[PDB]
Context: bound to proteins that are not shown
DNA sequence: GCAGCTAGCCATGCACATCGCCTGGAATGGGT
DNA sequence: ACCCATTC
DNA sequence: AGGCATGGCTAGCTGC
C1' cells in the first nucleotide's frame, strides 16, 4: 500500500 | 427510386458491507 | 552462467 | 463463450 480469485459472512419474513 | 420501417450489430448496466486467504512481471538474450 | 538491455 | 432488456444505431426494404 495496487489489481483478480475464492469462500464466508450478513441482507432469511 | 425515395422514404417509412423493420431487421441485425453494438453498448450500456446487473446491491451493499466485511472479513479472511492467496497471488500476483517478465523476456529474450546479452558481457565477463 | 547472472541480473539486467529493448520488447510483448 | 447458457443475458437480457433496451436502447441506439445502421443498411436494406417494399409501399409509391
Nucleotide at each position: 500500500u495496487c489489481a483478480g480469485g475464492c469462500g464466508a459472512u450478513g441482507u432469511u419474513u

The PDB entry is titled "Cryo-EM structure of E. coli RNA polymerase backtracked elongation complex in swiveled state". Solved structure of RNA with a sequence from Escherichia coli, together with DNA, 69 nucleotides shown. Abdelkareem et al. published it in Mol.Cell in 2019: "Structural Basis of Transcription: RNA Polymerase Backtracking and Its Reactivation". The sample was in a buffer at pH 8. Protein in the same entry: DNA-directed RNA polymerase subunit alpha, DNA-directed RNA polymerase subunit beta, DNA-directed RNA polymerase subunit beta' and DNA-directed RNA polymerase subunit omega.